Shown are 35 nucleotides from a PDB entry: RNA, together with DNA. The work is reported in "Structural basis of transcription: mismatch-specific fidelity mechanisms and paused RNA polymerase II with frayed RNA" (Sydow et al., Mol.Cell, 2009). Crystals were grown from: 200mM ammonium acetate, 300mM SODIUM ACETATE, 50mM Hepes pH 7.0, 4-6% PEG 6000, 5mM TCEP, VAPOR DIFFUSION, HANGING DROP, temperature 293K.

[PDB]
Context: bound to proteins that are not shown
DNA sequence: AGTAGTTATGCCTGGTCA
DNA sequence: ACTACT
C1' cells in the first nucleotide's frame, strides 16, 4: 500500500 | 428416498484474526 | 423456507 470472516442498521 | 442448490439491489457501521 | 432432480 491494504483483506477476510461475523455481526448489525438504511431503502 | 439422498442430494444439492438458490434466495434484491446498494450504501454504512461496530469488532476479532495472522 | 422452497422446490426441483439424481
Nucleotide at each position: 500500500u491494504c483483506g477476510a470472516c461475523c455481526a448489525g442498521g438504511c431503502u

The entry has 12 different proteins, among them DNA-directed RNA polymerase II subunit RPB4, DNA-directed RNA polymerase II subunit RPB2 and DNA-directed RNA polymerase II subunit RPB9.